The RNA (23S ribosomal RNA, nucleotides 1262 to 2017) from Escherichia coli has 756 modelled nucleotides. It comes from the structure "E. coli 70S ribosome complex (N1-methylated 16S A1408 + arbekacin)".
Context: one part of a larger RNA, bound to proteins that are not shown
RNA sequence: AUAAGUAACGAUAAAGCGGGUGAAAAGCCCGCUCGCCGGAAGACCAAGGGUUCCUGUCCAACGUUAAUCGGGGCAGGGUGAGUCGACCCCUAAGGCGAGGCCGAAAGGCGUAGUCGAUGGGAAACAGGUUAAUAUUCCUGUACUUGGUGUUACUGCGAAGGGGGGACGGAGAAGGCUAUGUUGGCCGGGCGACGGUUGUCCCGGUUUAAGCGUGUAGGCUGGUUUUCCAGGCAAAUCCGGAAAAUCAAGGCUGAGGCGUGAUGACGAGGCACUACGGUGCUGAAGCAACAAAUGCCCUGCUUCCAGGAAAAGCCUCUAAGCAUCAGGUAACAUCAAAUCGUACCCCAAACCGACACAGGUGGUCAGGUAGAGAAUACCAAGGCGCUUGAGAGAACUCGGGUGAAGGAACUAGGCAAAAUGGUGCCGUAACUUCGGGAGAAGGCACGCUGAUAUGUAGGUGAGGUCCCUCGCGGAUGGAGCUGAAAUCAGUCGAAGAUACCAGCUGGCUGCAACUGUUUAUUAAAAACACAGCACUGUGCAAACACGAAAGUGGACGUAUACGGUGUGACGCCUGCCCGGUGCCGGAAGGUUAAUUGAUGGGGUUAGCGCAAGCGAAGCUCUUGAUCGAAGCCCCGGUAAACGGCGGCCGUAACUAUAACGGUCCUAAGGUAGCGAAAUUCCUUGUCGGGUAAGUUCCGACCUGCACGAAUGGCGUAAUGAUGGCCAGGCUGUCUCCACCCGAGACUCAGUGAAAUU
Numbered sequence: 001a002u003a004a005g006u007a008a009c010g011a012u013a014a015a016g017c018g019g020g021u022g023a024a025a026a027g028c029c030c031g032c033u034c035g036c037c038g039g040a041a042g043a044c045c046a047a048g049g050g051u052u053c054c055u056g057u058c059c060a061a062c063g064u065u066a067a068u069c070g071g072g073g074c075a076g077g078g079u080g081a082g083u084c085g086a087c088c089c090c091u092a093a094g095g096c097g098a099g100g101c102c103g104a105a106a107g108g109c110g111u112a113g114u115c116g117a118u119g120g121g122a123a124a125c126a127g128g129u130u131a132a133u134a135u136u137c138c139u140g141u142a143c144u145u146g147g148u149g150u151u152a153c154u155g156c157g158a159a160g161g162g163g164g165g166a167c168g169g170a171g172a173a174g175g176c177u178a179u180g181u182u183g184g185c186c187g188g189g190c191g192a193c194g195g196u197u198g199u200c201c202c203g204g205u206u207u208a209a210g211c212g213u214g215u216a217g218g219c220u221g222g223u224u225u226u227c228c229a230g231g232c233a234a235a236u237c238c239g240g241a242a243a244a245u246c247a248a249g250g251c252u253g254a255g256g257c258g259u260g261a262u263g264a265c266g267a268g269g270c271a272c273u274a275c276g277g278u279g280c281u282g283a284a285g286c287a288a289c290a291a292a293u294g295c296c297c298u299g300c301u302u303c304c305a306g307g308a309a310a311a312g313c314c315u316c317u318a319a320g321c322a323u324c325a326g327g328u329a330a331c332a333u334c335a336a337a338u339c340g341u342a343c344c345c346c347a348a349a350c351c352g353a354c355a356c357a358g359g360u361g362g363u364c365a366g367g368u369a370g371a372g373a374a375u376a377c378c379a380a381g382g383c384g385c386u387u388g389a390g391a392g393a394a395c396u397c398g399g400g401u402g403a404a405g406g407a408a409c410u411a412g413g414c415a416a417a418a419u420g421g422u423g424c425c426g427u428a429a430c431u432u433c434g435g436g437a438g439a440a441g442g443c444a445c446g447c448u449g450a451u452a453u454g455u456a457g458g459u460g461a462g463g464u465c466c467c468u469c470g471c472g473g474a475u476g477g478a479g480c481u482g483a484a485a486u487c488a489g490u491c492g493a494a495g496a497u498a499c500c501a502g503c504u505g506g507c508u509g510c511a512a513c514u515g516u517u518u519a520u521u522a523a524a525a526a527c528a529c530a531g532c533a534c535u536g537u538g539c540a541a542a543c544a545c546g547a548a549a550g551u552g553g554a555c556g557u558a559u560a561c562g563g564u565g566u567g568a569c570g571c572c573u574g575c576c577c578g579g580u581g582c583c584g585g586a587a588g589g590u591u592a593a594u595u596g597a598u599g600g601g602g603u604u605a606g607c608g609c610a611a612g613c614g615a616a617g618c619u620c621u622u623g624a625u626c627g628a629a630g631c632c633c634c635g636g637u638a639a640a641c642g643g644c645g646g647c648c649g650u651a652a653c654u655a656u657a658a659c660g661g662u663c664c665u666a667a668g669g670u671a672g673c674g675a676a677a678u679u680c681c682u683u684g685u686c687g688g689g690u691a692a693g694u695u696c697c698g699a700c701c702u703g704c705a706c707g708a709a710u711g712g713c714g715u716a717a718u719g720a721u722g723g724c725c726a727g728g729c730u731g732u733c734u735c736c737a738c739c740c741g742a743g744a745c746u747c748a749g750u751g752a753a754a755u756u
Stems, first nucleotide, its partner, number of pairs: 001756001008750002015033006034384004042364004048344002052342001053077006062070002082143002084340003088121003092118001094115003100109003124141005144336011155321002160316004168303004174296003179290005184205006190198001206264002210259004217252004221246008230238002255471001265285001268281005304307001350359002366378004387748004395743008404734002408732001413729001421445005430435001432568001446490006457481003463475004467470001491495001503727007510719002515527002531566007543552003569714004574644003579641002581637005588632003599621005606613002645663005672706001673703001684700005
């Protein structure tokens, strides 16, 4: 290049119009309407990112279109801390590790130590302010820890002792607050169309830390004296032992109240406005009720699975110093460094190649209805999802309705349709006595009035009385709030009217059950499981990781730990030790390294006319004797791995064979079950169900080729498990029809791909 100017332009929450600017406006700014979220699609953080933040300016590229706009380009500006966080002090898991132990080297482990938060440890609140920062700046009012100095008093002192910090799950209430609703109060209003001076409408009614007080609750007996094998010393501290004495002492603690605050804030007014905004003033600022998943509560009750560490902190002393030094208290003064701080943060800024329908921990939690943080509509706040405009074909996607029939569809009721709330009545087989069960199936349900102009209940002022005198006690009932029921009436086709919200019954296989699994085609009958059995293991345990050191097992000790198989529970678990494995045995046969008895050869000092013989030494070869386990051999063991038969004859109709003969095995399949998740001739045969049933249920036994912990047979309950039958229900279907939206089609803008 082609496909092709084709598909597509990324959630169907949604837009319309007027004005402004501009070369140009569907998309930008302003305005008025409309729609969407609102346990979020709002607000604040952590992690991560790193200027995306604010202002001016530009529209090449980027933005799935245009662009005057932007998280785009360019330039400038912007992050203010004794109290927020980091840093810092302390430690968990774990890491590193002086010496040390171990290892060919590299290196591994580890003591003393030293690091390491996701945990413990000091202290600030309200209001105002910028285009962009605020617990940081300003205003007002606070608090914490150290240093130094003066004064007064005085036993100080740790690498040591003790206390404390310091700790689980579940559950139940009581007292409160945040917060909300109504009333009162204050300011404003008198209605675009019938009424609206009233039991009318709209808005506000806010205030912190700190300081003082010490309440509802919770815990605990105090005080003195003497003594002591403990805290490796000492101790006045802790622990223990004796008495005496008194009965109230102590610790902790939400909230309320006062002050902070004659302040601040405050509806709304009064003036300029560069129409963005800027100054002045400023009323009321109360009560009742309801109420948290937040606080008292690190509490209380109860259960078994028995629930960090260290420092800060409070105390005791040792050595040591005692005038000193230190310690306590008052006052004054100084110091509190450094780093982070913009912005996004369920997302267009983080992880996904994208401005991607995905993922991402914590905190905040308004109104009406509602059991509710479900759901619907709203508030505060935030948005309409970066291509539009038309048309109204087939076909696709997502939905609504449907005559008569009602599973006839199909592998299969797949998908749809249907049920759905509260109260009351009522509810079977079976059962492990808990269940099954929300079995099944029924009746009532709106609004108004009365009982009672609001009831039972809850809350509770004034007043009165009592005082041990206060955040006190008794009575009192104003006011506020407020179910449920009965009777009568009343409207509609319909009162659990919307959203929301179980389909039900019967038979059967498998697995006891809750759980787990092939991230991305398998959720199951597979794995696990509580329980059962066998077997090993005496502690420096077996076993596992490591050339080793050393670790786990276990700071455990056979009622423990490891391995293996089975898999709740009920009734049970038969015969075979021939084969393989394992355990025990030690006679006999065989048998390694080791040892080296013998035998044979090479060489040659000598001796032989030489051929030849040949001492010693050194050498090559042979392999007597000795020699463990193992194997052979003897015996056990099957909840070890495994196995568990043929042929022929026989009863007074027939048929069959209780019975017999014979061959072979280690032994010949017991109980129970059986056409099965197993049965091949197979759609075996019989019974039930249907008009009709290769599936299903019951049974027969002819078990090709069940069978007892690689368990057998049952079993209530349980199951997004396999098979079958009913009621209801339906567009699943006979057989499709119409309608509502999103594409497809046409116009404008941008603009792919496989293939060739």
Method: cryo-EM, resolution 2.2 A. The entry became public in 2025. The entry is indexed under aminoglycoside, A1408, resistance, ribosome. An Rfam search finds the family "Bacterial large subunit ribosomal RNA" in it. The work is reported in "Basis for selective drug evasion of an aminoglycoside-resistance ribosomal RNA modification" (Dey et al., Nat Commun, 2025). The sample was in a buffer at pH 7.5.